[PDB]
Context: one part of a larger RNA, bound to proteins that are not shown
Molecule: LSUb_rRNA_chain_2, nucleotides 3 to 605; LSUa_rRNA_chain_1, nucleotides 1533 to 1780
Organism: Leishmania major strain Friedlin
RNA sequence: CCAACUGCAGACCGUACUCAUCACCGCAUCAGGUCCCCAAGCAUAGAAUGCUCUGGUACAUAGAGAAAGGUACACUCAGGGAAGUCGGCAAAAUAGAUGCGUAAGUUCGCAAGAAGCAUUGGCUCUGAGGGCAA
RNA sequence: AAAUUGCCAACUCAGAACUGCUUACGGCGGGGAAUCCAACUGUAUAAUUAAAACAUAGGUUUGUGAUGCAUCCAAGUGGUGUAUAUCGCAAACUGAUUUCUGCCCAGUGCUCUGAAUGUCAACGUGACGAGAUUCACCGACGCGCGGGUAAACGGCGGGAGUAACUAUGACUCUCUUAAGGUAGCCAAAUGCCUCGUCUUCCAAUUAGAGACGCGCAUGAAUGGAUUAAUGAGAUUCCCUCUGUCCCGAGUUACUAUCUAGCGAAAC
RNA sequence: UGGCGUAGCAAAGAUCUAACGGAGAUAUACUCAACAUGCAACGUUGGAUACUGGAGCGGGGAAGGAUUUCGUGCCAACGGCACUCGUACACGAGUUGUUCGGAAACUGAGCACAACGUUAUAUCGUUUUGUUAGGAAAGUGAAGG
RNA sequence: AACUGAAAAGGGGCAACAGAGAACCUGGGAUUAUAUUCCAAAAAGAAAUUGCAUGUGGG
Numbered sequence: 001c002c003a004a005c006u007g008c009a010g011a012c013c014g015u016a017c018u019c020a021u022c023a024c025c026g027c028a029u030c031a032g033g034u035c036c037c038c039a040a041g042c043a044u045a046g047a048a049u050g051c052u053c054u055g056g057u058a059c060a061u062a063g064a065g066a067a068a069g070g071u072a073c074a075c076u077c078a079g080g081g082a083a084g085u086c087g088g089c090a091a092a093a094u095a096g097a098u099g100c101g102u103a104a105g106u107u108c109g110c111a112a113g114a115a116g117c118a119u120u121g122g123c124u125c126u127g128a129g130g131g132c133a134a
Numbered sequence: 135a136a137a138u139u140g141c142c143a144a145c146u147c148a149g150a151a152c153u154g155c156u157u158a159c160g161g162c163g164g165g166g167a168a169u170c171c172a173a174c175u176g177u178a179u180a181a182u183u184a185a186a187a188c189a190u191a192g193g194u195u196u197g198u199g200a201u202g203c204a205u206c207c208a209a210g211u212g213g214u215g216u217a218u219a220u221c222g223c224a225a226a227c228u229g230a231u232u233u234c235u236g237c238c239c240a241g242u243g244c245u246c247u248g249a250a251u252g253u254c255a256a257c258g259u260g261a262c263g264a265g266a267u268u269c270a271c272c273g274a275c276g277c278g279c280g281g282g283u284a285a286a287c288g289g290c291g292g293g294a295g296u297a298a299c300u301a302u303g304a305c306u307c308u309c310u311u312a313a314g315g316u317a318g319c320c321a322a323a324u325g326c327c328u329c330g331u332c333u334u335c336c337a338a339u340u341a342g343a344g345a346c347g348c349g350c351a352u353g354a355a356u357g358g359a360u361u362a363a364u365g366a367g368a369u370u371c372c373c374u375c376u377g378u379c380c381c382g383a384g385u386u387a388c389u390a391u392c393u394a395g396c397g398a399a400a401c
Numbered sequence: 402u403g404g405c406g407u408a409g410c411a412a413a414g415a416u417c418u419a420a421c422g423g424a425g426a427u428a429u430a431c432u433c434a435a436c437a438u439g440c441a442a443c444g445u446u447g448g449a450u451a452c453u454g455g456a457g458c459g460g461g462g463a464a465g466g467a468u469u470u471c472g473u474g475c476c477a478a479c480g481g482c483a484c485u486c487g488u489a490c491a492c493g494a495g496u497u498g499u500u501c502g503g504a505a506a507c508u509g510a511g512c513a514c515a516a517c518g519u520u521a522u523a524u525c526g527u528u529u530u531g532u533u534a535g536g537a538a539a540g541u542g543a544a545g546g
Numbered sequence: 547a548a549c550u551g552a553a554a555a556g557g558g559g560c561a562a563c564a565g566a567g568a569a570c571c572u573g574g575g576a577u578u579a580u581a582u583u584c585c586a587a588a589a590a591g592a593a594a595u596u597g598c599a600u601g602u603g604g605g
Base pairs, nucleotide, nucleotide: 001605002604003602006599007598008597009596010595012503013502014501016469017466018465024033025032035462036461037460038459040052041051043049055453056452057451058450061394062393063392069389070388071387072386074385075384076383077382079380080379083378088375096120097119098118099117100116105110107230121153122152124150125149126148127147128146129145130142133139134138164373165372166371167370168369169368170367171365172364176188177187192228193227194226195225196224197223198222203215204214206212232359233358234357236290237289238288241287242286243283244282245281246280252277253276258271259270260269261268291309292308293307294306295305318352319349330346331345332344333343334342395410396409401403416449417448418447419446420445421444422443430438470494471493472492473491474490479487480486499594500593507565511560512559514557516527517526518525571591572590573585574584
């Protein structure tokens, strides 16, 4: 020489809480707006939609309660079927998946889910579609 | 012919028999025949307009080789396109393809002429005058002159006769411009008359479509014509469907209504 | 101040029950057994019922806020009804780092001190296309006595 | 022992709490409220990592 121990020493600031149908902005505890992470079960193509264990909540002024007339993320309606109306506005209608089938036109890519026709429940079975070892 | 011998897991797809339907959660395109416009996806008037407007790719034109073109800044050894270099940069117009894009340079622009043979500025130069000043001469771009250029702005005619019946008019005469609207297209989002005329659509059509063109006032990158696909664009018709209607009726939630508490405004 | 105890306080489905607590009650002139003379509303616990339905009225962060956090107490005002409750009010507390985040200590789009130039005026301009400024902007590894 | 000085071109800063970077992580019967921050010699404990110093040993 310095590569494994060992000895001592490891300073500053932040750190509560919230991040929102009450903590921010909108004069306000305002149905508006505001970036990021974690993200369960069943149906199902599913972060669609519906319901549910964990977590969260019952906070939104309430009670009584069939007037008319309203508003509605509420319905139905004989016979007719757009005659309504400026105008099919609104509503109704169509619908998933699978097989078959599909015209004019066309820049050959499409048009196309064109149009249409049919089938899908429940049970009890049958067939097909694999991996490992000697 | 380990083409067999055991063990085992994950779901799917197909096909039968039997047996049901009251067609029964959610969620989930209506469809067709045409016309106008814009090619398309985009963008966009926060708070009445989403469109046919803007953008777009594509097309064309212009300036420019760096001591440049365009251009910021009150100013500088300042700044941007430019960390660039014509397959670049900057300035316009049109608006995909397709098929085309006619005629006019007289006007106004823009541009060039290496005559600028006229016109000016002050700067100079000379002369007169005692001098202030007065005159004369020189004096550049530009204007004027002369060319070019329309994918610059734009523009793009009438009246007066004619063919064996009527028509309308290939033909002809004429007045005329810078040129006289070509190819196309149309009562079109452009046509006054006009609800144009004919056909079709309906029982009935100021609507729609197809024709026709004397086009008040269509027309070619002020782009014409056409276009598959696309469209919360504008329009017409058909099938389906329906409380849109005939012509209304019944039901629900929340209101209104009555109560407790609370309690305004407009005017 | 009339309008006026009026308009209205109707999105987000919803509460029920007992016991406890509380001044918030089972609150009374005569008659009267109790109904027909103290109503309506509360917080907690238990039970029931429902909702959110993991793109959550879940659990944590940035921005923003700054004590709203926690315990006890208290209901004058405020929480557009109510309250025994509260993000209200009063008192008393609470945030602990060698390693988490920042900074010490990187570069980016960019900024602009110096320098220089400009401007009557610096309160202007240049200042990363490797890079300030006509521009001498480096101050210390070494040695050696 | 702090005084002297080579070569090295283009002054000093700032700008990221989601880029670069950065040695710790479980348990707790540990709070009324904080916690990868608190826990006490059996640190519940187990680590990593800086900066200096001390020994052992080296080839």